Solved structure of RNA (La Crosse virus 5' vRNA 1-10; La Crosse virus 3' vRNA (1-16)) with a sequence from La Crosse orthobunyavirus, 20 nucleotides shown. Primary citation: Arragain et al., Nat Commun (2020), "Pre-initiation and elongation structures of full-length La Crosse virus polymerase reveal functionally important conformational changes". The PDB entry is titled "La Crosse virus polymerase at elongation mimicking stage".
[PDB]
Context: bound to proteins that are not shown
């Protein structure tokens, strides 16, 4: 750093 | 839409 999500703050 | 954690395969 590409990639597959999923959750949180705004 | 931004920040941010996870996991995953690289």
């Nucleotide at each position: 750093a590409g990639u597959a999500g999923u959750g949180u703050g705004c | 839409g931004u920040a941010c954690a996870c996991u995953a395969c690289u």
The sample was in a buffer at pH 8. It was solved together with RNA-directed RNA polymerase L. The structure was determined by cryo-EM at 3.02 angstroms resolution and released in 2020.